[PDB]
Context: bound to proteins that are not shown
RNA sequence: AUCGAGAGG
DNA sequence: GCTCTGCTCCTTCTCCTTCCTCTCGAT
DNA sequence: GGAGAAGGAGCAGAGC
Numbered sequence: 001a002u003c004g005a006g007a008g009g
Numbered sequence: 010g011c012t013c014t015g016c017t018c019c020t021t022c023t024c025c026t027t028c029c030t031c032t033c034g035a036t
Numbered sequence: 037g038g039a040g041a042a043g044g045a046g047c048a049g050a051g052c
Base pairs, nucleotide, nucleotide: 001036002035003034005032006031007030008029009028010052011051012050013049015047016046017045018044019043022040023039024038025037
Other pairs, nucleotide, nucleotide, family: 004033cWW014048cWW020042cWW021042cWW
C1' cells in the first nucleotide's frame, strides 16, 4: 500500500 | 367500410448514499 | 427503495 473487523464521537 | 397511420397508454426494466476518529490484522 | 429512461402495446380517428 489496499481489504475487512472491532470500537469511539 | 375497413384497414391504416399514427399515437398515448400502459407495463417492464437499470441506478445510489452524515461527518469524523481510533486501533488491529489479514494480504 | 423510488425515482427515471427506454420499449412494447392497444385502441380513437382517417384516408382509400
The PDB entry is titled "RNA polymerase II elongation complex arrested at a CPD lesion". Shown are 52 nucleotides from a PDB entry: RNA with a sequence from Saccharomyces cerevisiae, together with DNA. Among the 10 different proteins in the entry, which are not shown, are DNA-directed RNA polymerase II subunit RPB9, DNA-directed RNA polymerase II subunit RPB11 and DNA-directed RNA polymerase II subunit RPB2. The sample was in a buffer at pH 7.5. Primary citation: Lahiri et al., J.Struct.Biol. (2019), "3.1 angstrom structure of yeast RNA polymerase II elongation complex stalled at a cyclobutane pyrimidine dimer lesion solved using streptavidin affinity grids". It was solved by electron microscopy to 3.1 A.